Annotation: Solved structure of RNA (23S Ribosomal RNA, nucleotides 1262 to 2017) from Thermus thermophilus HB8, 728 nucleotides shown. The PDB entry is titled "Crystal structure of the A2503-C2,C8-dimethylated Thermus thermophilus 70S ribosome in complex with mRNA, aminoacylated A-site Phe-tRNAphe, peptidyl P-site fMTHSMRC-tRNAmet, and deacylated E-site tRNAphe at 2.45A resolution". Lineage of the source: Bacteria > Thermotogati > Thermaceae > Thermus > Thermus thermophilus. The entry has 50 different proteins, among them 30S ribosomal protein S4, 50S ribosomal protein L17 and 50S ribosomal protein L2.
Context: one part of a larger RNA, bound to proteins that are not shown
RNA sequence: AUGAGUAACGAUAAAGAGGGUGAGAAUCCCUCUCGCCGUAAGCCCAAGGGUUCCUACGCAAUGGUCGUCAGCGUAGGGUUAGGCGGGACCUAAGGUGAAGCCGAAAGGCGUAGCCGAAGGGCAGCCGGUUAAUAUUCCGGCCCUUCCCGCAGGUGCGAUGGGGGGACGCUCUAGGCUAGGGGGACCGGAGCCAUGGACGAGCCCGGCCAGAAGCGCAGGGUGGGAGGUAGGCAAAUCCGCCUCCCAACAAGCUCUGCGUGGUGGGGAAGCCC
RNA sequence: GGGUGACAACCCCCCGAAGCCAGGGAGCCAAGAAAAGCCUCUAAGCACAACCUGCGGGAACCCGUACCGCAAACCGACACAGGUGGGCGGGUGCAAGAGCACUCAGGCGCGCGGGAGAACCCUCGCCAAGGAACUCUGCAAGUUGGCCCCGUAACUUCGGGAGAAGGGGUGCUCCCUGGGGUGAUGAGCCCCGGGGAGCCGCAGUGAACAGGCUCUGGCGACUGUUUACCAAAAACACAGCUCUCUGCGAACUCGUAAGAGGAGGUAUAGGGAGCGACGCUUGCCCGGUGCCGGAAGGUCAAGGGGAGGGGUGCAAGCCCCGAACCGAAGCCCCGGUGAACGGCGGCCGUAACUAUAACGGUCCUAAGGUAGCGAAAUUCCUUGUCGGGUAAGUUCCGACCUGCACGAAAAGCGUAACGACCGGAGCGCUGUCUCGGCGAGGGACCCGGUGAAAUU
Numbered sequence: 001a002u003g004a005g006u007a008a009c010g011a012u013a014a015a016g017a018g019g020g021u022g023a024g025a026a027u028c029c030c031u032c033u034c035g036c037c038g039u040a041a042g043c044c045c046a047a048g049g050g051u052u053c054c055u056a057c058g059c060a061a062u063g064g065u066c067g068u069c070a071g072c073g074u075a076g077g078g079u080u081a082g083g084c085g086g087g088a089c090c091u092a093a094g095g096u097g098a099a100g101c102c103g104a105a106a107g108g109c110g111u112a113g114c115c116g117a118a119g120g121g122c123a124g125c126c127g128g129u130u131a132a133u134a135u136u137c138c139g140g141c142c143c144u145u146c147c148c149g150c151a152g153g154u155g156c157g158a159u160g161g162g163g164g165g166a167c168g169c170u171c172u173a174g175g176c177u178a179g180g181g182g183g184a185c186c187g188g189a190g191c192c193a194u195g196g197a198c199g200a201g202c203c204c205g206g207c208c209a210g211a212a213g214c215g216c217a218g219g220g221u222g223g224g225a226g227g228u229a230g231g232c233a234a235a236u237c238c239g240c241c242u243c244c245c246a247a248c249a250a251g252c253u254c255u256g257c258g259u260g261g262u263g264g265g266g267a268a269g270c271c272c
Numbered sequence: 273g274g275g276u277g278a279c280a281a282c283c284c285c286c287c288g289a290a291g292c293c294a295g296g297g298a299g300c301c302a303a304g305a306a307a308a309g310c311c312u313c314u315a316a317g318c319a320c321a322a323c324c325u326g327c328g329g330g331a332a333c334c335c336g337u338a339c340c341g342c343a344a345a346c347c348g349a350c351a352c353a354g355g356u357g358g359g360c361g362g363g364u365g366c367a368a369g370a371g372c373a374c375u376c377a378g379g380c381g382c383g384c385g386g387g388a389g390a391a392c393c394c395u396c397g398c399c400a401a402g403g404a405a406c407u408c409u410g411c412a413a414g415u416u417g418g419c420c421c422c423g424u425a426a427c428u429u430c431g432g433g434a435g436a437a438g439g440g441g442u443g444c445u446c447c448c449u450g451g452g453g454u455g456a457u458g459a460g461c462c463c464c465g466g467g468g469a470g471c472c473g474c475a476g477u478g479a480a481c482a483g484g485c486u487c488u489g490g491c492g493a494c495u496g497u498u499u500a501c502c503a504a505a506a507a508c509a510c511a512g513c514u515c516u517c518u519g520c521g522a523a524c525u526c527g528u529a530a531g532a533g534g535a536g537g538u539a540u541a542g543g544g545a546g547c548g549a550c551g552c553u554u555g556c557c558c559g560g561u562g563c564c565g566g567a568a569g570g571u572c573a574a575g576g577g578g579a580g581g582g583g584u585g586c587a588a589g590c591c592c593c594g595a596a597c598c599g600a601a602g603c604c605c606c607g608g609u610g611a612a613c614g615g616c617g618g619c620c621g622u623a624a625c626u627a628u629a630a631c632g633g634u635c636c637u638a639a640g641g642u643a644g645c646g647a648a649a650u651u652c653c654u655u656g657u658c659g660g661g662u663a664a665g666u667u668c669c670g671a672c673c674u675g676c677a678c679g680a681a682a683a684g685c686g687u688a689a690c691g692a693c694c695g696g697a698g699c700g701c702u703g704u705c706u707c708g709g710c711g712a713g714g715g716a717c718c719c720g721g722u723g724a725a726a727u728u
Base pairs, nucleotide, nucleotide: 001728008722009721015033016032017031018030019029020028034381035380036379037378042360043359044358045357048340049339052338053077054076055075056074057073058072062070063069082143083142084336085335086334087333089120090119094115095114096113100109101108102107124141125140126139127138128137144332145331146330147329148328149327150326151325152324153323154322155318156317160313161312162311163310168300169299170298171297172296174293175292176291179287180286181285182284183283185206186205187204188203190202191201192199207264208263209262213259214258215257216256217255218254219253220252221251222245223244224243225242226241227240228239230238231237265282269276270275271274272273301304346355347354362375363374364373365372366371384720385719386718387717392715393714394713395712396711397710398709399708401706402705405704410701418442419441420440421439422438427432429549443471444470445469446468447467448466449465450464451463452462453461454460472476484699485698486697487696488695489694490693491691492690496508497507512547513546514545515544516543517542518541524533525532526531550686551685552684553683555616556615557614560613561612562609563608564607565606566605569604570603571602575598576597580593581592582591583590584589617635618634619633620632621631644678645675656672657671658670659669660668
Other pairs, nucleotide, nucleotide, family: 002727cWW003726tHS004725tHH005006cHS005723tWS006724tWH007723tHS010350tWW012713cWS013380tWS014034tWS014381cSS021025tWH022024tHS022068cWS025068tWS026384tWS027065tWW027066tWS027383tSS036041tWS038376tHS038377tHS040042cHS040361tWS040377tWH046341tHS047341tHS047343tWW050051cHS051078tWS051079tWW052345tWS054131cSS059061cHS059070tWH061072cWS066383tWS070071tSS071344tHS077132tWS081337tWH082123tWS090307cSS091117tWH091306cSS093116tHS097112tHS098111tWW099110tHS102529cSS103106tHS103528cWS108529tWS108530tSS117119tHS119305cWS120307tWS124135tSS129134tWH130132tHS156322cSS157316tHS158160tHS158314tWH161231cSS164309tHS165308tHS166307tHH167306tWH173294tWW177289tWH178288tHS187280cSS188268tWS189203tWW194195cHS204267cSS205280tWS205281tSS210261tHS212260tHS218294tHS234314cSS235236tSS235313cSS246249tHS255293tSS266280tHS267278tHH268277tHS290370tWH301303tHS318321cSS319321cHS339345tWS340345cSS342357tHH343346tWH343356tWH348352tWS371481cSS372480cSS391716tHS400703cWH400707tWW403702tHS403704tHS404410tHS404411cWH404412cWW404702tWH406704cSS410412cHS416483tHS423437tHS424436tHS425434tHH426433tHS428431tWS429431cHS429687tHS432688tSS443478cWS455458tHS455459tHS456458tHS473475tHS476478cWS477482tWH491506cSS493688tWS493689tWS494510tHS498505tWH499503tHS499504tWH506649tHS511548tHS513611tWS518522cSS519538tSS520538tWS520539tHH522535tHH523534tHS523542tSS527529tHS527530tHS547681cSS549687tHS553680tWS554681cWH557638cSS558612tWH568605tWS572601tWS574599tHS577596tHS578594tWS578595tHS579594tHS585587tHS585588tHS610613cHH615639tWS622629tWS622630tWS623628tWH629630cHS629631tHS636640tWW637639tHS641642cHS641679tWS642680tWH643679tHS643684tWS646673tWS647654cWH647656tHS648650tWW650678cWS651653cHS661665tWS661667cWW662664tHS665667tWS668695tSS680683cSS703707cWS
């Protein structure tokens, strides 16, 4: 080349019009109408991806058509942390591995130790701001560690001892918060249409964060004394024994929730 | 996106978590990480130090942060109807809910369109009379379909079978009224109701979501598992049963080894094997193979032994061959052993009708298949024969037994319940069919844009 101007153009959620831009418009922008999702076809994380983000200029190619548009081309801009996540902390399987064991060589093992996390541990909440970052910047109110100093207190001191950290499955109490419904109450631009309604009418909104203190609800926890040979040294700790008191308590301590100085937010509709 | 609204108001009632208090409580068996932070104890030491508490001032590093993130930016060669973990996920009604319908916030109409209204295809709606006559098969599609009440069989392992079946109710209005939550013991709110009288339509879970039922066999007890991508099953697994190995540095498994697993277990444990809940049972053969036991005997390798030879040397010697005999495991041999591998007969005759043989004869074997079951998921002849069901039944069900070629842990015979397993029947209902017709949309067709393929 032929097949061939053929099959197909990737969910049957669906489109119509007016205005605008431009050489060019079903396909880009704006407006009204219509339809589709709505435990998503919306929003927020983690992987993975790696500038695709925002803005200006573009349309050869990429886009299953078109293209003035675009996750495309060119350029410029953009990611801000003591508290978020990870590291200067911990250990799990596993891996690595002083000691040590084994193997013709290469290498294989291996207690400790080291590494290893989406598990443990650890101090930031609300709002505002940019075309594009924000628990990061700003504002308000809070907090953590390290260093040095002052004061008060105490036998101070550890990779060692001990406690704790520290745990399953199902079911589940009390009290709260998140979230939601109603209001004839409070705030609001307005509206009365087409037969009726000027009404307890319609429509819209009626909160968020907060230190100490306080209130509510819960968690954790016996106190004192005597003996002591166990916790591979020591030990006032822990364990065991005894005695006294306190015991559906309390007290102390720690969270959650409410309140709280204060700081914020704040709709419909109308206009631009 | 901004302005306004606005000095915005920011208050009461109710519902209320799976979240919080939390390391809360109870019950249960399968018995539920570590280490650090932290607190306490003390040792070296040091007690001019040091640590604890309060307060003040200073100090506080590295890396990530854009954007996509159920997707046109990740995995699928594509802007690919596929795949991708965690949290939020509003309201109303439907008994509930994350289900379903519609909608909020927010997000989209899926990157080719315009016409036409043929066949035919896909997805969908309806259908006169009939109702499975369709077909390998009711395959497919109808039917049924939620909730409340009534009611419900054989059989059974007493749980169940069961949503058995079958039926009635279901909307709206007015009136009376019961209990629970909140609050106050009231109102209001809120959650479940109860009674009477009515109203309307063809129809009240008025739309959407939502079992067709029964009888009877085979197989597998059951829930599970499987051939990623043609098999989901009767296969595998499974509790449970039995055999057998293993005394612990266990057996066994991986490794040349060291070292591991077994197991930080210890015969009520661990390995291997078959069988497969449960019920009632599991017969006979040990000659062959296996495994187990057997200090005798037979055979038996290296080695021991050295009768007796040979080569060479003048010889001392050096070198070689070599019989008897002693000499392991294994094998032979002697026993045991079946939920070890396996195997469980032939011919002929016989009863006062016939037929058939309880009985007998003989050959053979290691022993000749017991109970139960049987034309079977096994039966060749075969559509066996008889009975049931049907108008009619090569299938099905019940029997019979001349079982080609069942049979007892490659288990035998049963079994309530269970099954997207396979068979047979009936009722219900249907476009499966007599037998097709009409209608909807997406394509097919025509016009504009883009434009492949195998094949040749």
Released in 2023, the model rests on X-ray crystallography data to a resolution of 2.45 angstroms. An Rfam search finds the family "Bacterial large subunit ribosomal RNA" in it. Its Rfam clan is "LSU clan".